About this RNA
Method: electron microscopy, resolution 4 angstrom. The entry became public in 2023. Solved structure of RNA, together with DNA, 311 nucleotides shown. The reconstruction used 38,079 particles. Keywords: Transcription, RNA, DNA. The work is reported in "Structural Basis of Damaged Nucleotide Recognition by Transcribing RNA Polymerase II in the Nucleosome" (Osumi et al., J.Mol.Biol., 2023). Entry title: RNA polymerase II elongation complex bound with Elf1 and Spt4/5, stalled at SHL(-3) of the nucleosome.
Context: bound to proteins that are not shown
RNA sequence: UCGUUGUUUUUUUCUG
DNA sequence: ATCAGAATCCCGGTGCCGAGGCCGCTCAATTGGTCGTAGACAGCTCTAGCACCGCTTAAACGCACGTACGCGCTGTCCCCCGCGTTTTAACCGCCAAGGGGATTACACCCAAGACACCAGGCACGAGCCAGAAAAAAACAACGAAAACGG
DNA sequence: CCGTTTTCGTTGTTTTTT
DNA sequence: CTCGTGCCTGGTGTCTTGGGTGTAATCCCCTTGGCGGTTAAAACGCGGGGGACAGCGCGTACGTGCGTTTAAGCGGTGCTAGAGCTGTCTACGACCAATTGAGCGGCCTCGGCACCGGGATTCTGAT
Numbered sequence: 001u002c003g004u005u006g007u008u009u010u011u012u013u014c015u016g
Numbered sequence: 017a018t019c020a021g022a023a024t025c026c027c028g029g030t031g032c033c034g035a036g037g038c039c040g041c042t043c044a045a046t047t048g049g050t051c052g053t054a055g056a057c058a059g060c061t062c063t064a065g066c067a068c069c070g071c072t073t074a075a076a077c078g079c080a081c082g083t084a085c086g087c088g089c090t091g092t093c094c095c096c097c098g099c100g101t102t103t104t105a106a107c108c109g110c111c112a113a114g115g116g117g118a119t120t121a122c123a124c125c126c127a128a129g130a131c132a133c134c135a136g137g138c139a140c141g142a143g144c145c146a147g148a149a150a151a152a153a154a155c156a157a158c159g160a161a162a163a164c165g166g
Numbered sequence: 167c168c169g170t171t172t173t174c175g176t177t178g179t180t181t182t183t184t
Numbered sequence: 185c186t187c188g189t190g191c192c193t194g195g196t197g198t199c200t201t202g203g204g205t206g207t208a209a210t211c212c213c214c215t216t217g218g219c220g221g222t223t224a225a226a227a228c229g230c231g232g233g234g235g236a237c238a239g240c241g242c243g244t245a246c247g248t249g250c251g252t253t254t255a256a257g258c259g260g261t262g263c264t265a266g267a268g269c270t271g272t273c274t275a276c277g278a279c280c281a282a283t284t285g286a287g288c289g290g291c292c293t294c295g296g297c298a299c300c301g302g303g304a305t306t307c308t309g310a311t
């Protein structure tokens, strides 16, 4: 002191 | 035995026809090389044969005795065996005529083998698009290690 | 004090039969 | 619990192959047979005579019993030649190819053996 990152996996009920 | 006699041996004679030598040739045995598995053999093993022993005991062995069939002799009888005769057909030979063993030709068929295919089964393997929200998500046992009253 | 024991972490992990 | 194509199997089915059995067409040896005359072969007639049978004495050979004796065998108790199995390897046979010389079909000569006719024997039968 710029910089500065936020899950998956299923299942569900929905929208056109 | 004792001779007559038919019956059988044997002898020389005969031509002829199978025996056997012979000629020409053919195809089977010979010769040599290659193959392969048969079989001759040794090790194995455990079977069966062998000998031997105990006791038994069913069966073999001896001689007597009965007796009955074997064997010899006798009589019967008519049944074959030999011989003459008439009957007769098997055997020679000739001469057909044809069909069957032999021989080349082939029919054909049936088991073997290659192939089509086969309907089941057997598997896959797919089955729209975009978007949204909430709601939930491993655990059994183990040996340490603080734990407690002993 | 110290030997028994639950205990906190560690460590490891599939199968009644439908 | 769905739908489909695709893929993956058999026993079957049909052909066809190859040898071997089936058949017949051809060759020429071979089988039947028709007839003629033969002579030997068999049927039959015959008779007596010797063989087969019947019967029986008979009495010797042998079935039978029984003690008597023999040894067979029924079962143990071990042994061990050799039969048989398994390996193996190889020595000898199967087969293939070229052969050739004995083998074999054909033909002739020829003397050994059936046969002719005589004689001698050897049996066997009547006396």
Base pairs, nucleotide, nucleotide: 009152012149013148014147015146016145018310019309020308021307022306023305024304025303026302027301028300029299030298032296033295034294035293036292037291038290039289040288041287042286043285044284045283046282047281048280049279050278051277052276053275054274055273056272057271058270059269060268061267062266063265065263066262067261068260069259070258071257072256073255074254075253076252077251078250079249080248081247082246083245084244085243086242087241088240089239090238091237092236093235096232097231098230099229100228101227102226103225104224105223106222107221108220109219110218111217112216113215114214117211118210119209120208121207123205124204125203126202128200129199130198131197132196133195135193136192137191138190139189140188141187154179155178160173161172162171166167